[PDB]
Context: one part of a larger RNA, bound to proteins that are not shown
C1' cells in the first nucleotide's frame, strides 16, 4: 500500500523454461589431418651370399 | 681356383611408400616473451627461518705450489635424500 | 692441504657402458633426473571450473568528464568583461584499465525499429545578473527538467561530411534500457577468392560473398478522469535614440503547430442506416510559494543596510483549487440494441 476470487489481453520480472557453453582455461582425456618430432614390422624396386646349371688347371 | 640366371622360394641390406606415440611447468587468463639448479649483498632492524613475472652482483670453472694416508668419540642442520666441524689414537713425516 | 677471482660458489641422487679391477662418463641445466619424441584442428567430441579470460554488473577512481581553490601574467590604461603561468581542495562514475566478487548443469555482447521513464552538467522556450550591454542580436553566469528537441544524401556506425527547416534540433543513465517484442546488418561457428605468414597439417584479433533465430504466461505487475504546450504574421513604426548605418518593452489582433479529449452533418475510403482522418469542433479563471533579482520606515553600529525584529510593493515551471466528470442497489423470466469476450450498460406498456 493492501477485504477475499477469476475471464479475455501486455511480456517487465521470478538472474523464466529448454542444451552438465559449441568461446576461454584446466586434465600428464579421445579423435581427425601433416611432417625434415623421434623410433621401424609389412608392400612395391635394388646390392651381396646361398638354392639350380657350365667353366678350366694339378 | 671361377664364371651365369628363364619360373617359384631365402638370409642380412639400400630407396621410395605405410606402422605407433610424444606434443614441460611457473604464469595477476592463455599465448608470445621471460624464468626453472647454485653462491653473495638488500627486502627480511641486536639468535634462526620467511614471498612477489621484488632488487643489485656473481658461476657450471681459472691459476701457482705442497699434497690431504688408515679411523675412534662427540656435535651442527637436515621429511626423506644430500651437506659441517672435529679432541684423540695408530703407521709414516715433522 | 695452502694462496689467489673482496669471504664463502663452481655442481648431479639410480640402474644401465669403458682404461681394468679400481676409477673414468648424461649442458639427464624442464638441473630429486620417465634410456630414447615436434606441429595443427574455425569438422571436433567428452570430463570439468566463475577456484580461472572476453561482454555487462559490482568493488576502486589511475585515466576520462566538471565544479573550485592561489593571482603570476594578457586585456592600450585596468589581476578576476573574458583568460588563469604553477600548483592546492573535490566532486561525478558515460571512457580507457585495474580487482577476478554473483554468474560457463548459459547473465544470448554491436546497431536499427519499438515502448519509454528518470538525472540536470540546459541546446531551445520561461525568470534574471554582469557585459569591452547605444539599439538589435551575442557572449559569460545563476534559476529552472514542465512541454518540446525535425525530414534526407553516402557509409553496416559509435561516428562524420552535406542538403532544407525549425523556437531548439541538448548530454547522460536507466544489464553501454528494451531479442519469453522483432529486426540478423554487424559477429560467435560448418563454404568459395584475393593479400600476408607456414616445407606441411593451416591460422591471421586483416579486407570481399553466402550462412534455418526454440517456446501456447503458472505466479508478481499491468489493462486511462479532466484543468494543456509551442510558434508565425499583423497593428502602434519605422517614433525615442542616432552623423549615417540601425534601431524595441509593453498592449492587442489574426492564423497554425504539436498534443489532451473527441465527433460523422459535408468531403474522403465507403455494395445495407454502420468505423474512420484526410474532415469538422473545442482547449479556460484564480491562490500560494521559486532560487535569483528590485523596494519602503528601521535597528545592533549617531553614518549605512531588503531583516535581525515587525506592518508592509512587486518577481519561471512545479505545488494547490472557485470547481467540472460521480453514487435513487435489494423484480430484470423472456425479447431487442448504434451496447457487449461472459458480465456490465440501454430500450420491449408480462401472467
Nucleotide at each position: 500500500a493492501u477485504a477475499a476470487a477469476a475471464a479475455a489481453a501486455u511480456a517487465a520480472g521470478a538472474c523464466g523454461a529448454g542444451a552438465a557453453g559449441a568461446c576461454c582455461c584446466u586434465a600428464u582425456g579421445g579423435a581427425g589431418c601433416u611432417u625434415u618430432a623421434a623410433u621401424u614390422a609389412a608392400c612395391u624396386a635394388u646390392u651381396c651370399c646361398a638354392a639350380a646349371a657350365g667353366u678350366u688347371a694339378a | 681356383a671361377c664364371u651365369u640366371a628363364a619360373c617359384a622360394u631365402g638370409g642380412a641390406c639400400u630407396a621410395g611408400c605405410a606402422a605407433u606415440u610424444u606434443c614441460g611447468g611457473u604464469u595477476g587468463g592463455g599465448g608470445u616473451g621471460a624464468c626453472c639448479u647454485c653462491g653473495g649483498a638488500g627486502u627480511a632492524c641486536a639468535a634462526a627461518a620467511a614471498a612477489c613475472c621484488c632488487u643489485c652482483c656473481g658461476a657450471g670453472u681459472g691459476a701457482u705450489u705442497u699434497u690431504a694416508a688408515u679411523c675412534u668419540a662427540g656435535a651442527c642442520a637436515a621429511a626423506c635424500c644430500a651437506g659441517u666441524c672435529a679432541a684423540a689414537a695408530u703407521a709414516a713425516c715433522c | 692441504c695452502a694462496u689467489c677471482a673482496c669471504u664463502u660458489a663452481u655442481u648431479g641422487a639410480u640402474c644401465c657402458a669403458a682404461a681394468a679391477u679400481u676409477u673414468u662418463g648424461a649442458u639427464c641445466a624442464a638441473c630429486g633426473g620417465a634410456a630414447c619424441a615436434a606441429g595443427u584442428u574455425a569438422c571436433c567430441c567428452u570430463a570439468g571450473g566463475g577456484a580461472u579470460a572476453a561482454c555487462a554488473g559490482c568493488g576502486c577512481a589511475a585515466u576520462c568528464c566538471u565544479g573550485u581553490u592561489c593571482u603570476a601574467g594578457a586585456g592600450u590604461u585596468c589581476c578576476u568583461a573574458u583568460c588563469g603561468a604553477c600548483a592546492a581542495u573535490a566532486g561525478g562514475g558515460u571512457u580507457u584499465a585495474c580487482g577476478a566478487c554473483c554468474u560457463c548443469g548459459a547473465u544470448g555482447u554491436u546497431g536499427g525499429a519499438u515502448c519509454a521513464g528518470g538525472a540536470c552538467a540546459c541546446c531551445c522556450a520561461a525568470a534574471u545578473g554582469g557585459u569591452g550591454c547605444a539599439g538589435c542580436c551575442g557572449c559569460u553566469a545563476u534559476u529552472a527538467a514542465a512541454g518540446g528537441u525535425u525530414c534526407g544524401u553516402u557509409u553496416g556506425u559509435u561516428c562524420a561530411a552535406c542538403g532544407a527547416u525549425u523556437a531548439a534540433a541538448g548530454u547522460c543513465c536507466u544489464a553501454c534500457g528494451u531479442g519469453a517484442u522483432c529486426u540478423g546488418a554487424g559477429u560467435u561457428c560448418a563454404g568459395a577468392c584475393c593479400g600476408g605468414a607456414g616445407c606441411a597439417a593451416u591460422c591471421c584479433a586483416g579486407g570481399u560473398c553466402g550462412g534455418u533465430u526454440u517456446c501456447u504466461a503458472u505466479c508478481u505487475a499491468u489493462u486511462a478522469u479532466a484543468a494543456a504546450u509551442u510558434u508565425c504574421u499583423c497593428c502602434c513604426a519605422g517614433u525615442a535614440c542616432g552623423a549615417a548605418a540601425g534601431g524595441a518593452c509593453a498592449a492587442g489582433a489574426g492564423a497554425a503547430a504539436u498534443g489532451g479529449g473527441a465527433c460523422c452533418a459535408a468531403c474522403c475510403u465507403c455494395a445495407c442506416a454502420a468505423a474512420c482522418g484526410c474532415g469538422u469542433c473545442u482547449c479556460a479563471g484564480a491562490g500560494a510559494u521559486a532560487a535569483u533579482u528590485a523596494a519602503u520606515g528601521a535597528u545592533u553600529u549617531a553614518a549605512u543596510c531588503u531583516u535581525a525584529a515587525c506592518c508592509u510593493a512587486a518577481u519561471u515551471a512545479a505545488c494547490u483549487c472557485a470547481u467540472a466528470a460521480u453514487a435513487a442497489a435489494u423484480c430484470c423470466a423472456g425479447c431487442c440494441c448504434u451496447a457487449g469476450a461472459a458480465c456490465a450498460g440501454g430500450g420491449c406498456a408480462c401472467a
Record summary: An RNA structure (16S Ribosomal RNA, nucleotides 1034 to 1569) from Sus scrofa domestica, in which 503 nucleotides are resolved. Released in 2013, the model rests on electron microscopy data to a resolution of 4.9 A. Among the 35 different proteins in the entry, which are not shown, are MRPL22, MRPL39 and MRPL34. It comes from the structure "39S large subunit of the porcine mitochondrial ribosome". The work is reported in "Architecture of the Large Subunit of the Mammalian Mitochondrial Ribosome" (Greber et al., Nature, 2014). An Rfam search finds the family "Bacterial large subunit ribosomal RNA" in it.